Released in 2015, the model rests on X-ray diffraction data to a resolution of 2.3 angstrom. An RNA structure (23S Ribosomal RNA, nucleotides 6 to 550) from Thermus thermophilus HB8, in which 539 nucleotides are resolved. Ions in the entry include magnesium and zinc. Entry title: Crystal structure of the Thermus thermophilus 70S ribosome with rRNA modifications and bound to protein Y (YfiA) at 2.3A resolution. An Rfam search finds the family "Bacterial large subunit ribosomal RNA" in it. Its family is annotated with structural constituent of ribosome and ribosome in the Gene Ontology. Crystallisation conditions: 0.1-0.2 M Arginine-HCl, 0.1M Tris-HCl pH 7.6, 2.5% PEG-20K, 7-12% MPD, 0.5 mM BME. The entry has 50 different proteins, among them 50S ribosomal protein L33, 50S ribosomal protein L35 and 50S ribosomal protein L28.
Context: one part of a larger RNA, bound to proteins that are not shown
């Protein structure tokens, strides 16, 4: 003189394995259609609600101050005190829990109807009861309007 | 004063009182959508309808409802867009009754005194081959 | 004397709880048998769902049967009751009134003014009682049909809040808006609008105890057939993010 390699701050493609995400398949307590059955409830206060109700209980379910329940009949047959384990306590072959039927209880609102009202609140008459009870309050009964009928 | 009933609710379904518009007519008004949507009243497990003042041509049929059919026929229609029966036939089901009036009885009240009018209630009567009432007449 | 309810009474039947219900053991692989193997058995039952996997005989059932003191129903059966019933002859008493009917305005019908009847009726006029009246698509005659202006009447028909049965119905973006504490959360003054969200495993055996950490979280131990089935749980795609490696710039 000339020539050609190792750089990867970072990037690209491929492979592996993860993360994220919740497709897919399987599943089904739920849904949809048709068919059959069945079909009214209410002033004896319905439908639907509010507030309550558990030894401990947020919600749901059930129930209504007799409050996850009271009485009776029927069913059933070994477990049970709802969903719900727990704590803490109970029950059942002297037949419980649970299912059906009937009954009882059923706060307050709601047609809501003593009156008022902003549903679930408030305020009265009359009769009876409770308290020392007359003032006050509570408990039970009763009190709207319209139609028809003596 | 006392009795009975009413009130409100119910997914559709039903009947009645009211009742659009978009849209379609390739515009639009009659017309359509549609007596639909919707509002309201009422009903009930259904509701409506129902026992011919029917049909409509058969010398015929025989309440009403519902399904098939008749038939997209007959018709209707800015005879446009469109709208759209009934009889008959086949089936489902099956069921027929109550009154009003005539006449009679009774009670009540009206006043304009009776053979009166009226209001109750009871008897009678309910039909299209017309039926009923009343009066005889035969049948129980 | 026969009829005879749609009313009333009794009853069957039905609904509101339920009950009986045939027949399999062994081995083997496996966490598990119902799979495979051997030998059986029932069946008016071999529909279907379960059980650790694929079971007629393990379970719930299925076929076939059974069942109500109470309340509901009772259209079926039985019984009451209400109601039901002649013939001619004469009489011309009655036979649904602001109705028929005519006209005017309109509705209904297939009928939109059309020759426009019929049925209904807001206005005006306004009868008759069978020798009365309405109808057969203007009208008239003839011929027929029918009996208005009072009422009721099962069944066959409609629907589906409710219970059940069954799908060449869906399978969690589907199917109801909701499989789940949803007409909720949330939005709206209000009428009203209106979601998302299902799955460990056969069994909680749901990981004692130790270790790092304030906790969260993890690493061991331990359970399990399986633990990237560990509850932020079946499967676990794709986008998207990262660690490691090969080639490359």
């Nucleotide at each position: 003189a000339g020539a050609u390699g190792g750089u990867a701050a970072g990037g690209g493609c491929c492979c592996a394995c993860g993360g994220u995400g919740g497709a897919u398949g399987c599943c089904u307590c739920g849904g949809c259609a048709c068919c059959c059955g069945a079909g009214c409830c209410g002033a004896u206060g319905a439908a639907g609600g509010a507030c309550g109700u558990g030894g401990c209980u947020a919600c749901c379910u059930g129930c209504g101050a007799u409050a996850a329940g009271c009485c009776a009949g029927g069913g059933g047959g070994a477990g049970c005190c709802g969903g719900u384990a727990g704590c803490g306590g109970g029950c059942g072959u002297g037949g419980a829990u649970c299912c059906c039927u009937g009954g009882a209880u059923g706060u307050c609102c709601g047609a809501a109807u003593g009156g008022g009202g902003g549903a679930a609140c408030c305020c009265g008459g009359c009769c009876g009861g409770c308290g020392g009870g007359a003032a006050c309050g509570c408990c039970g009964g009763u009190c709207a309007c319209c139609g028809c009928g003596c | 004063g006392c009795g009975c009933g009413g009130g409100g609710g119910g997914a559709a379904c039903c009947u009645g009182g009211g009742g659009a518009a978009c849209u379609g007519a390739a515009a639009c008004a009659u017309c359509u959508c549609a007596g639909u949507a919707c509002c309201c009243a009422g009903a009930g497990g259904a509701g409506a309808g129902g026992a011919a003042a029917g049909a409509g041509a058969a010398a015929u049929c025989g309440a009403c409802u519902c399904c098939c059919u008749g038939a997209g026929u007959a018709g209707c229609g800015g005879c446009g867009a469109g709208c759209g029966a009934a009889a008959g036939g086949g089936g489902a089901c099956c069921a027929g009754c109550c009154u009003a009036a005539a006449c009679c009885g009774u009670c009540c009240g009206g006043c304009u005194u009776g053979u009166c009018c009226g209001g109750g209630c009871g008897g009678g009567g309910u039909c299209g081959u017309g039926g009923g009432g009343c009066c005889c007449u035969c049948g129980g | 004397a026969c009829c005879g309810a749609a009313u009333c009474c009794c009853c069957a039947g039905c609904c509101u709880a339920g009950c009986c219900g045939a027949a399999g053991c062994u081995g083997u692989u496996g966490g598990g048998a119902a799979g495979c193997a051997g030998c059986g058995c029932c069946a008016g039952a071999g529909a279907g769902g379960g059980u650790g996997a694929a079971a007629g005989c393990c379970c719930c059932g299925u076929a076939g049967g059974c069942g109500a003191a109470a309340g509901g129903u009772g259209g079926g059966g039985g019984g009451a009751u209400a109601g039901g019933u002649g013939a001619g002859g004469g009489u011309a008493c009655c036979c649904g009134a602001g109705u028929a009917c005519c006209c005017c305005g309109u509705g209904g019908u297939u009928c939109g003014u059309g020759g426009a009847g019929c049925c209904a009726u807001g206005g005006g006029g306004g009868a008759a009682u069978c020798u009365g009246g309405g109808c057969g698509g203007a009208c008239c005659a003839c011929c027929g049909c029918c009996u208005a202006a009072g009422g009721c009447u099962a069944a066959g028909u409609a629907c589906u809040c409710c219970g059940g049965g069954u799908g060449a119905c869906c399978g969690a973006u589907a199917g109801c808006g909701c499989a789940c504490c949803a007409g909720u959360a949330c939005c709206g003054u209000g009428a009203g609008g209106g979601a998302a969200a299902g799955g460990u495993g056969a069994a909680a055996a749901g990981a004692a105890c130790c270790c790092c950490g304030g906790g969260a979280g993890g690493g061991g131990a331990g359970u399990g057939a399986a633990a990237u089935a560990g509850a932020g749980c079946c499967u676990g795609a794709a986008a998207c993010c990262g660690u490691g490696g090969g080639c490359u710039u």